This is an experimental structure of RNA (Mutated adenine riboswitch aptamer) with a sequence from Vibrio vulnificus, with 71 nucleotides shown. The 2014 paper behind the entry is "Modular riboswitch toolsets for synthetic genetic control in diverse bacterial species". The entry is indexed under Riboswitch, Gene expression platform, RNA. Crystallisation conditions: 3M 1,6 hexanediol, 0.1M Tris (pH 9.0), VAPOR DIFFUSION, SITTING DROP, temperature 277K. Entry title: X-ray crystal structure of the M6' riboswitch aptamer bound to pyrimido[4,5-d]pyrimidine-2,4-diamine (PPDA). Bound small molecules: pyrimido[4,5-d]pyrimidine-2,4-diamine (29G). Rfam match: Purine riboswitch aptamer.

[PDB]
RNA sequence: GGCUUCAUAUAAUCCGAAUGAUAUGGUUUCGGAGCUUCCACCAAGAGCCUUAAACUCUUGAUUAUGAAGUC
Numbered sequence: 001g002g003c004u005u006c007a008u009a010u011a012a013u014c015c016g017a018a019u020g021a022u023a024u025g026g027u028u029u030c031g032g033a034g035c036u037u038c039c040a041c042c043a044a045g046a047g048c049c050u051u052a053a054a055c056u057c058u059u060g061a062u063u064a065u066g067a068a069g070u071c
Stems, first nucleotide, its partner, number of pairs: 001071009010040001013033006025049002034041001042060006
């Protein structure tokens, strides 16, 4: 160095502003916070919502740092 673990970061998260639908729907952006941290912040599925404005949950990564193990 490669791959695989473990640990740390961050919860692949959260907040705000717009934007846009309604059980064949739950959109689309931008900004911010989060890291002694570059980069990333997404996807699928489920639930839930009796037709309202609001989503909720589960599963799956990458990147950085350190330490292991193995080639």